Background: An RNA structure, in which 20 nucleotides are resolved. It comes from the structure "Structure of TRBP2 and its molecule implications for miRNA processing". The entry also contains RISC-loading complex subunit TARBP2, not shown here. It was solved by X-ray diffraction to 2.2 angstroms.
Context: bound to proteins that are not shown
RNA sequence: CGCGCGCGCG
RNA sequence: CGCGCGCGCG
Numbered sequence: 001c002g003c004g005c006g007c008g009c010g
Numbered sequence: 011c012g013c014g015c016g017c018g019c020g
Base pairs, nucleotide, nucleotide: 001020002019003018004017005016006015007014008013009012010011
C1' cells in the first nucleotide's frame, strides 16, 4: 500500500 | 456503506 474475515459505530 | 477496532494474508 492493497485485500479478506469478524466486531463496534454512524 | 463508510470511519474505527481485532485477526490474517499478499
Crystals were grown from: AS, MgSO4, Cacodylate, pH 6.5, VAPOR DIFFUSION, HANGING DROP, temperature 293K. Keywords: TRBP2, miRNA processing, GENE REGULATION-RNA complex. Sample source: Synthetic RNA.